Solved structure of RNA (Template vRNA_S loop (40-mer); Transcription-like product) with a sequence from Tilapia lake virus, 42 nucleotides shown. The entry also models zinc and magnesium ions. The 2023 paper behind the entry is "Structural and functional analysis of the minimal orthomyxovirus-like polymerase of Tilapia Lake Virus from the highly diverged Amnoonviridae family". It was solved by electron microscopy to 3.13 angstroms. The depositors describe the entry as "Tilapia Lake Virus polymerase in vRNA pre-termination state (transcriptase conformation)".
[PDB]
Context: bound to proteins that are not shown
RNA sequence: AAAUCUUUC
RNA sequence: UCCUGAUUUGUGAGUAAAAUUUGG
RNA sequence: CACAAAUCA
Numbered sequence: 001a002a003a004u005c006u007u008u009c
Numbered sequence: 010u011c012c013u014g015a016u017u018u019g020u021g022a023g024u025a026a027a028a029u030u031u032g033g
Numbered sequence: 034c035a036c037a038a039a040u041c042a
C1' cells in the first nucleotide's frame, strides 16, 4: 500500500 | 499443491539450480 | 496401461 490472514522465503 | 469419475485426441529409456537476463 | 490437452459433472 491493495482485488487485505496473502503479499513468508 | 489441485481430489473422483467420464468422452475425444497425441506421445511412450531422452539424462543437471532461481522471477528481472529476454516479449513494443 | 502411464503422461499431456480440451470438455462434462
Base pairs, nucleotide, nucleotide: 001007002006013042014041015040016039017038018037019036020035021034